RNA sequence: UGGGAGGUCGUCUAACGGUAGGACGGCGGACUCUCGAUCCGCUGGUGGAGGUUCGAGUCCUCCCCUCCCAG
Numbered sequence: 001u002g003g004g005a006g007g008u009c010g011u012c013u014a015a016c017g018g019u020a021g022g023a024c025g026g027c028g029g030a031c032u033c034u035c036g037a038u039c040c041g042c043u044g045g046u047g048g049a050g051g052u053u054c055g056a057g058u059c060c061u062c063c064c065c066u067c068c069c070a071g
Stems, first nucleotide, its partner, number of pairs: 002069006010024004018054001025043006047063005
C1' cells in the first nucleotide's frame, strides 16, 4: 500500500451521553463420584491522543489497527 465499513475482558454479547454486565475461556474451590454430570468463587475489557459536554464505550478531529470491494 485506490474506494467503502469497523474497533468493549482471550473469545461471543450487552450498556439512553450517567457507577461498563452476562455467557464461555483461564486460575482455584465444593459436591463428598467411578458422576465423561452439576454447582461456586477469583481473573479480566472500551486501541491511542486531543476536543465538545456538568459528565464520553457512546458525539467531533487526528493517529493506529482490523474487515469487506480489484492492486

Shown are 71 nucleotides from a PDB entry: RNA (tRNA) with a sequence from Thermotoga maritima MSB8. The organism belongs to Thermotoga maritima, within Bacteria. The structure was determined by X-ray diffraction at 3 A resolution and released in 2015. The PDB entry is titled "Crystal Structure of H. influenzae TrmD in complex with sinefungin and tRNA variant (G36C)". Ito et al. published it in Proc.Natl.Acad.Sci.USA in 2015: "Structural basis for methyl-donor-dependent and sequence-specific binding to tRNA substrates by knotted methyltransferase TrmD". It was solved together with tRNA (guanine-N(1)-)-methyltransferase. It holds a match to the Rfam family "tRNA". Gene Ontology term of the family: triplet codon-amino acid adaptor activity. By type it is a transfer RNA. Keywords: MTase, SPOUT, tRNA, TRANSFERASE-RNA complex.